[PDB]
RNA sequence: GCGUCGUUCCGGAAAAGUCGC
RNA sequence: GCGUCGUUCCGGAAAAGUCGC
Ligand code: GET
Numbered sequence: 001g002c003g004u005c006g007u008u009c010c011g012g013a014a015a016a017g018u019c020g021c
Numbered sequence: 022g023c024g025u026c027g028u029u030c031c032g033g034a035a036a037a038g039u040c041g042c
Stems, first nucleotide, its partner, number of pairs: 001042003005038001007035008017026001019024003
C1' cells in the first nucleotide's frame, strides 16, 4: 500500500413481514 | 391506498478496530 471481516449512515432493487393514518 | 420500520442482496460514505497478501 492492496483485498476480506466488523460498526454506523445514505442510496437502490426485490408478490406473502411491521406499525401509524 | 399513503407513509414509518423490517428482511435479502447490491452500490456508496464514515479519526483511531480485525484478518490475509
Ligand atoms: C472503516 O475504516 C471506515 N473507512 C472509516 O471511515 C471508519 O471510521 C472505520 O471503519 C470505523 O472502524 C467504523 C482499515 N484496515 C481499518 C480502518 N479503520 C477501516 C477500513 O475500512 C479498513 O480497510 C480494510 C482494508 O485495509 C482496505 N484496503 C486498503 C479495504 O479492503 C478497501 C477495506 O477494508

An RNA with a sequence from Leishmania: 42 nucleotides with solved positions. The PDB entry is titled "Crystal structure of geneticin bound to the leishmanial rRNA A-site". Method: X-ray crystallography, resolution 2.5 angstroms. The entry became public in 2013. Shalev et al. published it in Proc.Natl.Acad.Sci.USA in 2013: "Identification of the molecular attributes required for aminoglycoside activity against Leishmania".